This is an experimental structure of RNA (Distal Stem I region of the glyQS T box leader RNA), with 57 nucleotides shown.
Keywords: T box RNA, Regulatory RNA leader sequence, tRNA binding, RNA.
On the sample the depositors note: Synthesized in vitro using T7 RNA polymerase from a plasmid template.
The work is reported in "T box RNA decodes both the information content and geometry of tRNA to affect gene expression" (Grigg et al., Proc.Natl.Acad.Sci.USA, 2013).
The structure was determined by X-ray crystallography at 2.67 angstrom resolution and released in 2013.
Crystals were grown from: 80mM NaCl, 12mM KCl, 20mM MgCl2, 40mM sodium cacodylate, 12mM spermine, 28% 2-methyl-1,3 propanediol, pH 6.0, VAPOR DIFFUSION, HANGING DROP, temperature 291K.
C1' cells in the first nucleotide's frame, strides 16, 4: 500500500428554530446582533468513521 478487525493514541464528522457560524461540556480572553450556551487558546467527553492502530496477503 489492499483486505479484514478495532478505538490507546492522533485527525474528521455529527441535530430545530434564530444566527454568517454550535455533536456537547469546562477554563483563560471575549461580547454589536442572535442564542441559555457562540469565531481564538487550553482541557475534558459521546457516537461513526479513516491520511489512526493491529493482524493477514
Nucleotide at each position: 500500500g489492499g483486505a479484514a478487525c478495532c478505538c490507546u493514541c492522533u485527525c474528521u464528522u455529527c441535530c430545530g428554530a434564530a444566527g454568517c457560524g454550535a455533536g456537547c461540556c469546562g477554563g483563560g480572553g471575549g461580547c454589536g446582533g442572535u442564542g441559555g450556551g457562540a469565531g481564538c487558546c487550553c482541557g475534558g467527553u459521546g457516537a461513526a468513521g479513516a491520511c489512526g492502530g493491529u493482524u493477514c496477503c